This is an experimental structure of RNA, with 34 nucleotides shown.
Sample source: Synthesized by in vitro transcription from linearized plasmid DNA using T7 RNA polymerase.
Lukavsky et al. published it in Nat.Struct.Biol. in 2003: "Structure of HCV IRES domain II determined by NMR".
Entry title: Solution Structure of HCV IRES Domain IIb.
It was solved by solution NMR.

RNA sequence: GGCAGAAAGCGUCUAGCCAUGGCGUUAGUAUGCC
Numbered sequence: 001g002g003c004a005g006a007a008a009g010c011g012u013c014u015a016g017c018c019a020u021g022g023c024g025u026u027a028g029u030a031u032g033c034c
Stems, first nucleotide, its partner, number of pairs: 001034004009025005
């Protein structure tokens, strides 16, 4: 510089008793490759 690409968490949604969970975000960020 450009090509790749998270996730913890975060918000939101939703089960409906239940968050344990999805969505998105997180962020093109950390990190990776060149």